[PDB]
Context: bound to proteins that are not shown
RNA sequence: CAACCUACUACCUC
DNA sequence: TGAGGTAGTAGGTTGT
Numbered sequence: 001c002a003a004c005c006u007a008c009u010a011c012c013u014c
Numbered sequence: 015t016g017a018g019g020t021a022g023t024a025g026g027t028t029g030t
Stems, first nucleotide, its partner, number of pairs: 001029001003027012
C1' cells in the first nucleotide's frame, strides 16, 4: 500500500 | 442464549 478477516454497537427481517 | 442480514465504530493477518 493492497486483498481478506475479526469484535463490538445500532438497526432492520422472518 | 433463535436466527438471517446491513451499517456505523474499532482493529489483526497476510504480503511486496
Record summary: An RNA structure, together with DNA, in which 30 nucleotides are resolved. It was solved together with Argonaute. The 2009 paper behind the entry is "Nucleation, propagation and cleavage of target RNAs in Ago silencing complexes". The PDB entry is titled "Crystal structure of T. thermophilus Argonaute E546 mutant protein complexed with DNA guide strand and 15-nt RNA target strand".